[PDB]
RNA sequence: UCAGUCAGU
RNA sequence: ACUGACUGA
Numbered sequence: 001u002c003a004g005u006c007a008g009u
Numbered sequence: 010a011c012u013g014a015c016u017g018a
Base pairs, nucleotide, nucleotide: 001018002017003016004015005014006013007012008011009010
């Protein structure tokens, strides 16, 4: 920098 | 959409 997963607002 | 965490290249 890019892809996937999770939580909050 | 934004913010934080996790995994792969």
The RNA has 18 modelled nucleotides. The entry is indexed under duplex, pseudouridine, RNA. The entry is an ensemble of 10 models. The depositors describe the entry as "Structure of the RNA duplex containing pseudouridine residue (5'-Gp(PSU)pC-3' sequence context)". The 2019 paper behind the entry is "Computational and NMR studies of RNA duplexes with an internal pseudouridine-adenosine base pair". It was solved by solution NMR.